Primary citation: Wang et al., Proc.Natl.Acad.Sci.USA (2026), "Structural basis of long-range transcription-translation coupling". Shown are 107 nucleotides from a PDB entry: RNA (mRNA with a 33 nt long spacer), together with DNA. Entry title: Escherichia coli transcription-translation coupled complex (TTC-B) containing mRNA with a 33 nt long spacer, ops signal, RfaH, NusA, and fMet-tRNAs in E-site and P-site. Released in 2025, the model rests on electron microscopy data to a resolution of 3.6 angstrom.

[PDB]
Context: bound to proteins that are not shown
DNA sequence: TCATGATCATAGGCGGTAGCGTGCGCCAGACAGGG
DNA sequence: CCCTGTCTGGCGTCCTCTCACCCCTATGATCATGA
C1' cells in the first nucleotide's frame, strides 16, 4: 500500500371420545 | 341441614 | 393389729344325686315289616 | 320284590289396636368392728 480473492441451502387457503360399578 | 330402634305371648275390633 | 362377719357387687344356660311330656289333623311320600 | 303299615315331614286368613315382660342367686372380696 491493497482488495468482486472461494461462489451453497425455506411464497397461497374448509371439523376424530364433556357425568355415572358414587360416597 | 338432615332423619334414628326388636322378637315372645296373652287379649280386642273388622 | 389381726381375724371374723356382713354387705355389696359381679358373674352364666333342664336341676338333679329324676323327670318333666299327655286336648290337632290331613296328606303324602319315603322307609321299612310281613309274606 | 310286592304290598302295607308306620313315620315324620309339610301345611293350617288378613289388617289393626291395646297391655305386660325381657335374670335372680350365689360366691368372692373388701371394709369395718371387736377382741
Nucleotide at each position: 500500500a491493497u482488495g468482486u480473492u472461494u461462489u451453497u441451502u425455506u411464497u397461497u387457503u374448509u371439523u376424530u371420545u364433556u357425568u355415572u360399578u358414587u360416597u | 341441614g338432615a332423619u334414628u330402634u326388636g322378637g315372645u305371648g296373652a287379649g280386642a275390633g273388622g